Context: one part of a larger RNA, bound to proteins that are not shown
RNA sequence: CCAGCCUCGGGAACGGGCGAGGGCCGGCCAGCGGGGCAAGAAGACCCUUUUGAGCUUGACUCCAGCCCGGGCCUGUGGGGCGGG
RNA sequence: GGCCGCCGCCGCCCCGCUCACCCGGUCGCGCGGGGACCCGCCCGGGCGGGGAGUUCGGCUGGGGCGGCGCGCCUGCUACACCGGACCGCAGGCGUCCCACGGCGGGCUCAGCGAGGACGGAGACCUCCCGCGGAGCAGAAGGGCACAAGCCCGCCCGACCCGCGCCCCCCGUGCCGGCGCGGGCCGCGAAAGCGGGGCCUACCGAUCCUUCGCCGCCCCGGCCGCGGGCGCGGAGGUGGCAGAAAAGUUACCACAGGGAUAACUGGCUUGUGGCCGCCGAGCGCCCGCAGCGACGCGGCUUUUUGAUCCUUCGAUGUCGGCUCUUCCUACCGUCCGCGCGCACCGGCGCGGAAGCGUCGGAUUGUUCACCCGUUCAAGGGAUCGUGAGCUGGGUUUAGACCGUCGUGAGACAGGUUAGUUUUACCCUACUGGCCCCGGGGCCAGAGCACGGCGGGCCAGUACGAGAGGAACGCCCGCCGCGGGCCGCCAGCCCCGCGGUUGCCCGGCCGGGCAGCGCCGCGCCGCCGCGCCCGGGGGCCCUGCGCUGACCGCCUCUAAGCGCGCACCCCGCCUCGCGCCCCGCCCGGCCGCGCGCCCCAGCCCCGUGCCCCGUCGCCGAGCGGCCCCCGCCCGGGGAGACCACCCGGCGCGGCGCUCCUGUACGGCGCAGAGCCCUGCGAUCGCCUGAGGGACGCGCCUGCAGAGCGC
Numbered sequence: 001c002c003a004g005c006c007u008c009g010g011g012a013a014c015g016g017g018c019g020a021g022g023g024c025c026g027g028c029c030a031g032c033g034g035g036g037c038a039a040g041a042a043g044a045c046c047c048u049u050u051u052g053a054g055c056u057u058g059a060c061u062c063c064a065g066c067c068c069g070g071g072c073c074u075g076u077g078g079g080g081c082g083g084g
Numbered sequence: 085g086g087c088c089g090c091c092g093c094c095g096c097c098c099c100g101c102u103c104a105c106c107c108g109g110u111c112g113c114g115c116g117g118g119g120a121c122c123c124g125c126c127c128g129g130g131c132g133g134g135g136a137g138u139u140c141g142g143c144u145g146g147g148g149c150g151g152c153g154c155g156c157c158u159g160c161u162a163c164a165c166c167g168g169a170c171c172g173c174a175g176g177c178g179u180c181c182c183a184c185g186g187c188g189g190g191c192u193c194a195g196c197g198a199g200g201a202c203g204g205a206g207a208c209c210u211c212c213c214g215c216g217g218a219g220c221a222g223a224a225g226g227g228c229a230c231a232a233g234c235c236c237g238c239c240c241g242a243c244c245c246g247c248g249c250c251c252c253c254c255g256u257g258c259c260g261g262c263g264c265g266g267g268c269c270g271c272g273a274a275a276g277c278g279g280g281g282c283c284u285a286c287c288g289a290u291c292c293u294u295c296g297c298c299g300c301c302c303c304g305g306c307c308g309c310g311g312g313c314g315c316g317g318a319g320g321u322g323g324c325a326g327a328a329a330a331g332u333u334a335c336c337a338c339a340g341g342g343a344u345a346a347c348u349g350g351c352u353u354g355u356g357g358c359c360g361c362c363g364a365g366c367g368c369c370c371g372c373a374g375c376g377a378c379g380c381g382g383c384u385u386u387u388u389g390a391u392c393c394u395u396c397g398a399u400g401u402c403g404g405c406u407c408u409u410c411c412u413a414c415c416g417u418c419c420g421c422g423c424g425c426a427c428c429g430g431c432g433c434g435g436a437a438g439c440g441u442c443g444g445a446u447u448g449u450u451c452a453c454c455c456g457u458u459c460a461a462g463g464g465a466u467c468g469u470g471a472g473c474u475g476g477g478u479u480u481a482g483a484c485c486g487u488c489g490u491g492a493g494a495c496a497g498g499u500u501a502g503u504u505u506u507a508c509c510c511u512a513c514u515g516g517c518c519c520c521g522g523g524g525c526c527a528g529a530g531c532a533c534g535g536c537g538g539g540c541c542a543g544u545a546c547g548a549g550a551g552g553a554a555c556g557c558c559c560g561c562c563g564c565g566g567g568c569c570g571c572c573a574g575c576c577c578c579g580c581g582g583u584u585g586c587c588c589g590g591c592c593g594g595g596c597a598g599c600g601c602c603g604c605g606c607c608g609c610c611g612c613g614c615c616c617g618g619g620g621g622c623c624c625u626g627c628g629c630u631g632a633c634c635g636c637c638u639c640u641a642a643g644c645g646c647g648c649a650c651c652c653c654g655c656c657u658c659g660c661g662c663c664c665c666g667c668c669c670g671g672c673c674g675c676g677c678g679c680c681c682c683a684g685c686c687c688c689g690u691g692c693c694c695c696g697u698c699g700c701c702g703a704g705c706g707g708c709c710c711c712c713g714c715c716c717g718g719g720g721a722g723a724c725c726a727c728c729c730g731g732c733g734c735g736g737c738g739c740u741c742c743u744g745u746a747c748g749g750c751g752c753a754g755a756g757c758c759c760u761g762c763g764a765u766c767g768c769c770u771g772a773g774g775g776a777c778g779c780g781c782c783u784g785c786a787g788a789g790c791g792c
Stems, first nucleotide, its partner, number of pairs: 002016001005022005026518006034511003038506002046341003051337002053333004059138005065131008075101009084090001105118004141154001142152002150171001155177006178324001179221001180281002185239007193217001195213001197211004219228002222286001224284003241268001243267008256325001269278003292319005298314005349393001352389001354388001356384006365375002402476001403474003407468001408465005415440003418435006442456003446452001482500004486495003521665005528658003533563008546551001564617005572611001574609002579604005584597005619653003626646004666712001670709006715789001716730004733785002735782005740776004748769004753765001756762002
């Protein structure tokens, strides 16, 4: 998907369908919550991928910012020291 | 040593001025402050999770922690060519040596025995015999005696140039080894041997750097420096065929995975639980009344492990509450037997799963632990049961403590707060339907009387005494089950009475306040009330009778008796189908009966063998088929239906009983007063009035009609 009753077996090790047995005219209603591994979502737990992102720092490679030195901007005078 | 420098050379440093440059005040109304420094720009150094980008190995009986069969070597695993797996077993390597290397010569080691003595279990010396029992750098395995060991002599083949092969193997690389052609050498008389330490382990690409010999190029030429190139070494990748790399996420992801964990199920049963065999001993003595060591053999899946077969496009993950069923490996009750069983009370064994196995304190607890009682076994069902609940625990996101971490954060450590979604489908289950007369019978299905006391027996049997039973009958209680309403209790549909606020002018009588709230209460339902529950059969585990195989004895082998809260049946609930009778008196089909036993089997070891194949009347006997209203109204019935009954019922009258004494009138009633009137209340007429879903009648009105 199709369908819609059970028990055992074997089987992807817990079948509605397969093997062996047991039951069941067909069609409906009010209720109910045992099953349909009921529905709702490409498990959020766990692992992998040479797939990410947030955060930290004594991971590694760097940037703004800030501090420090020299030169240009840049005039006109005097003096001291140490090396030629 | 000293300076003196020339006044032109080089550096650093300090002090002025104002004109650049900058700052302040002012409405430029009657003036200041700094200053060649600061600022700006260029280059250089430092700080710099404030910010950016990126990384955060592998194997692996899940991942992590731990370990390293991630590059190599010896022995075993490995099953006699070669090959052969594991986080298989016992181990090793990343070094050491100019001698611990090459060659020649000479020699023989460890050790036994005996002897020498300050001298001893060992120093050193001597002889004898000594197949290696010593040594040869380090694992293990091989090899080696005029040597591969030890001692001595001389040396540096632990060299240069160029090829091939073996091992691992794709017949690629790397490490390692071996065989050669040339050059130059060492030792030895010489033949010979020598490309290190007797063999099997001891190590490394491209790019870049550095060094060495001999040469070539710098492209319009030449020269000198410098750069490059061909060949070979060194500098290193141990994750060793070789990226340059730290954490955390409980705020979180993405693609996937049952190739892989956490919960059910499956295989296994070490561990857990249960059970046998043996008999050293215990038990006053006495292996077995009851126990039973040292050992050995099984079973179970109600513990926990081991494994990873199914399920990651989800099978809702603990406990409690509720409810059903099942097991037996039996705790009380039943029936037997045994005892170290006088009685009472205990203990052991077999059959037996019907009934019982409870109320509480603390804990989320399962479990445990205590109190109490009619004294209180153990388990399974997807660790039964979340579209049944609950949500205490576990297990998102908030927050706190301790320990740990530099930090973000971690913690099978503690604590507190934290949305529990959907049935109308199929099936199952519980009830109910798809009309057919009255009365019955029965297949099948279900199933229900257990436990505890008291009285008499009896202060008896029994026992030294203390103490202290039983069969039978009678009478109660508990739990469970099926009914009922007379009494008592609960409930109130519209009955009666009382009362607050508002509204209808007041009295009366009413309404609203989602039944305003208070008392009582009928028919009915109901428990906290009442009634009811007494039967048979076959037999297990056993105890006996008769009695053999087996001269005796034996419950057994043939035969026979008695026997359980268990099993089956009755009673009790449902009930397909059948039968009788009524109305009717119908249609069809078929042709065929000895019994009993098998160690008397009474004379056997047959017969049929043509259901048309030529049979078909009647009677008899047997069997089958056909036959039966609703609509409508009312209940003692009820979701709808169905069921049980029908010339219904409406409206009255009487009885009964629910409430509690009606309105009005009348009173020397009435506390009192502003008094010829007002006044809440009270008495009498009045167990009155009002009400009725029960009972009895009818003086009224009515009531038996359409589809089949």

An RNA structure (28S rRNA, nucleotides 1847 to 2687) from Giardia intestinalis assemblage A, in which 792 nucleotides are resolved.
The entry is indexed under Giardia lamblia, Ribosome structure, Translation, parasite, RIBOSOME.
It was solved by electron microscopy to 2.49 angstrom.
The reconstruction used 289,618 particles.
Ions in the entry include potassium, magnesium, zinc and sodium.
It holds a match to the Rfam family "Archaeal large subunit ribosomal RNA".